RNA sequence: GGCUUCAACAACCCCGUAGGUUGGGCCGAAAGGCAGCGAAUCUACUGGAGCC
Ligand code: PPS
Numbered sequence: 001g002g003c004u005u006c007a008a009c010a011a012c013c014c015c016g017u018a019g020g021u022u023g024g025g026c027c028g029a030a031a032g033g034c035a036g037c038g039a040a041u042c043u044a045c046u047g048g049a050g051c052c
Base pairs, nucleotide, nucleotide: 001052002051003050004049005048006047007046013038014036016045017044018043019042020041021040022039023037025034026033027032
Other pairs, nucleotide, nucleotide, family: 007008cHS007009tHS024035cWW028030tHS028031tHS
C1' cells in the first nucleotide's frame, strides 16, 4: 500500500460516526415535511483484531 472481519464503549437487549441507494412508517389535500425506519445495501471515516 491492499484486503478481511468486528463494535468493547451504550440508561434491559440491539445500536461506532457521518452521508447516500432502494423500499417502508407517520403527518399533509397537495407541494412537501417528521424520525432510534430494530429493513436490505453502499461510500468514507473512528476504534479493535487478523492476513497479503
Ligand atoms: S463480547 O461478547 O463482549 O465479546 O462483544 P461482541 O461479541 O459483540 O464482540 C466483541 C468485539 O468488540 C470489538 N472491540 C473494540 N473496538 C474498539 N475498541 C475496543 N477496545 C474494542 N474491543 C472490542 C471487537 O470487534 C470485538 O470482537 P473481536 O473478535 O475480539 O475482534
Released in 2020, the model rests on X-ray diffraction data to a resolution of 2.45 angstrom. Shown are 52 nucleotides from a PDB entry: RNA (Chains: A) with a sequence from Candidatus Koribacter versatilis Ellin345. The depositors describe the entry as "Crystal structure of the ADP-binding domain of the NAD+ riboswitch with Adenosine 3-phosphate 5-phosphosulfate (APPS)". Primary citation: Huang et al., Rna (2020), "Structure and ligand binding of the ADP-binding domain of the NAD+ riboswitch". It holds a match to the Rfam family "nadA riboswitch".